[PDB]
An RNA structure, in which 17 nucleotides are resolved. Entry title: NMR SOLUTION STRUCTURE OF THE ANTICODON OF YEAST TRNA-PHE WITH 3 MODIFICATIONS (OMC32 OMG34 M5C40). It was solved by solution-state NMR. NMR data were recorded at pH 5.6 and 298 K. Sample source: SEQUENCE WITH NATURALLY OCCURRING MODIFICATIONS SYNTHESIZED USING PHOSPHORAMIDITE CHEMISTRY. The entry is indexed under TRNA, ANTICODON STEM LOOP, TRNA DOMAIN, RNA HAIRPIN, 2'-O-METHYL, M5C, RNA. Primary citation: Stuart et al., J.Mol.Biol. (2003), "Naturally-occurring Modification Restricts the Anticodon Domain Conformational Space of tRNA(Phe)".
C1' cells in the first nucleotide's frame, strides 16, 4: 500500500502478497 488480523494509541502493530 492491496487482501486479511488486533487496537486509540490508530494507518502503527501482527499475518500473507
Nucleotide at each position: 500500500c492491496c487482501a486479511g488480523a488486533c487496537u486509540g494509541a490508530a494507518g502503527a502493530u501482527c499475518u500473507g502478497g